Description: This is an experimental structure of RNA (thiM TPP riboswitch) with a sequence from Escherichia coli, with 80 nucleotides shown.

[PDB]
């Protein structure tokens, strides 16, 4: 790393348009994925949470970059 059986996990963001205000939809942006019956991932310093209405850059805007993270906590067992 294979099979076989179960499990886990994330769905923000707004320069636009239907719409005057809400709301919802459509677009749009970054990403594997923004709710796909899709994808990612299961013992771990590549899932994903807490930290955090955290701190610096960027961006219309948003973990979008990065720090923090060699941090802590996180869903596997059996064969090969």
């Nucleotide at each position: 790393g294979g099979a076989c059986u179960c499990g886990g996990g994330g769905u923000g963001c707004c320069c636009u348009u239907c719409u005057g205000c809400g709301u919802g939809a459509a677009g749009g942006c970054u990403g594997a994925g923004a709710a796909a019956u899709a994808c990612c991932c299961g013992u771990a310093u590549c899932a994903c949470c807490u930290g955090a209405u955290c701190u610096g850059g960027a961006u219309a805007a948003u973990g979008c970059c990065a720090g923090c993270g060699u941090a802590g906590g996180g869903a596997a067992g059996u064969u090969c």

An Rfam search finds the family "TPP riboswitch aptamer (THI element)" in it. Its family is annotated with thiamine pyrophosphate binding in the Gene Ontology. The literature on the family includes a 2002 paper in Nature by Winkler et al., "Thiamine derivatives bind messenger RNAs directly to regulate bacterial gene expression". From the family's description: Vitamin B(1) in its active form thiamin pyrophosphate (TPP) is an essential coenzyme that is synthesised by coupling of pyrimidine and thiazole moieties in bacteria. The previously detected thiamin-regulatory element, thi box was extended, resulting in a new, highly conserved RNA secondary structure, the THI element, which is widely distributed in eubacteria and also occurs in some archaea. Analysis of operon structures identified a large number of new candidate thiamin-regulated genes, mostly transporters, in various prokaryotic organisms. The THI element is a riboswitch that directly binds to TPP to regulate gene expression through a variety of mechanisms in archaea, bacteria and eukaryotes. through a variety of mechanisms in archaea, bacteria and eukaryotes. Crystals were grown from: 30% PEG4000, 0.1 M sodium acetate, pH 5.1, 0.3 M ammonium chloride, VAPOR DIFFUSION, HANGING DROP, temperature 294K. Bound small molecules: 5-(azidomethyl)-2-methylpyrimidin-4-amine (2QB). The 2014 paper behind the entry is "Validating Fragment-Based Drug Discovery for Biological RNAs: Lead Fragments Bind and Remodel the TPP Riboswitch Specifically". The entry is indexed under fragment-based drug discovery, riboswitch, RNA.